[PDB]
RNA sequence: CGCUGAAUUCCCUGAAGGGAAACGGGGGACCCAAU
RNA sequence: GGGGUGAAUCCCACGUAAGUGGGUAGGGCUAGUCUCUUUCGGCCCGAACCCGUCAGCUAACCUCGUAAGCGUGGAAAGAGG
Ligand code: 2BA
Numbered sequence: 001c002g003c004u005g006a007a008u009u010c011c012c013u014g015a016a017g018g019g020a021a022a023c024g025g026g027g028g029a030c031c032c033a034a035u
Numbered sequence: 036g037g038g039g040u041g042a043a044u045c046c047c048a049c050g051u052a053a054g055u056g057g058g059u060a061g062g063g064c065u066a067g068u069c070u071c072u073u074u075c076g077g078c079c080c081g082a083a084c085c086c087g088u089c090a091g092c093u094a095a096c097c098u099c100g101u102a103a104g105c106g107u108g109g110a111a112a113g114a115g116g
Base pairs, nucleotide, nucleotide: 001106002105003104004103008021009020010019011018012017022101023100024099025098026097027096032091036089037086038085039084040083045058046057047056048055049054061080062079063078064077065076069115070114071113072112073111074110075109
C1' cells in the first nucleotide's frame, strides 16, 4: 500500500490498565411465529 | 438436548480411535481508480470456538467484542459523488 475479519480512530494514565466514538455480536415486547 | 459467532454445511471412502483423503452447500482474492456492482477466466477456503439443558421474531432498552492471520493481481461491462 493491500487482503480475510466487526475488530478502527481518538482520549485518560508515570505505568499494569481505563473512557469514548465508530462498527459489529448477543439478549430483549406488542404483533407474528410456534402449540 | 437446544443454541450462538463464522463462508465453514452436508455426503462418501479408509482407520479401533485421534484422524486422513475425495466430493459438496456456501464463501474469498483476482487493486488498471476513492467506494461499489455484474460477467468470463484463473487461483483458493470450505476451519475454529463458545453457552450449558436456557435464549423464536422482537421497538425501546440492556449487554458484550475491537482479535487472530497474512501478500492478491487476467480481462470486459456498469454505478455513486
Ligand atoms: P487467497 O485469496 O489465495 O489468499 C491469499 C492470501 O494473500 C490471503 O490469505 C491474504 O492474506 C492475502 N491476500 C489475498 N488477496 C489479497 C489482495 N487483493 N491484496 C493483498 N493481499 C491479499 P488469508 O486471508 O489468510 O486467506 C487464505 C485463503 O483463504 C484465500 O486464498 C481464500 O481462498 C480463503 N479465504 C479467505 N477469506 C475467506 C472467506 N471470507 N470466505 C471464503 N474463503 C476465504
The RNA (C-di-AMP riboswitch) has 116 modelled nucleotides. It holds a match to the Rfam family "c-di-AMP riboswitch aptamer (ydaO/yuaA leader)". Rfam describes the family as follows. This family represents a conserved RNA structure found upstream of the ydaO and yuaA genes in Bacillus subtilis and related genes in other bacteria. The structure was determined by X-ray crystallography at 3.05 angstroms resolution and released in 2014. Crystals were grown from: 0.5mM Spermine, 20mM Magnesium acetrate, 100mM Sodium achloride, 0.05M Sodium cacodylate pH6.5, 20%MPD, pH 6.0, VAPOR DIFFUSION, SITTING DROP. It comes from the structure "Thermovirga lienii c-di-AMP riboswitch".